[PDB]
Order: sequence, then C1' cells, then structure tokens
RNA sequence: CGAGGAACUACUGUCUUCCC
RNA sequence: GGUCGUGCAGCCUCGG
Repeated sequence: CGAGGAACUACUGUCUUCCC
Repeated sequence: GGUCGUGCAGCCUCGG
C1' cells in the first nucleotide's frame, strides 16, 4: 500500500428490531 | 439487561 474479516469477538463502542 | 442485522465507527488479520 492492497485485500479479506460482523461464526458480533482480537476486541471497544454504537444504532436498529423485538423481548424483560 | 437480552436480542436482531449483508447495520455503523474505531479496528483486526493476512498478502506485499
């Protein structure tokens, strides 16, 4: 520099749906 | 608190 990765997750946040 | 999703950011991994 590039590509891949949301069997979240190597994690850390967060939005959405529904439940408490 | 849990959950859902080709969700989002920070990222992670690999190749060079």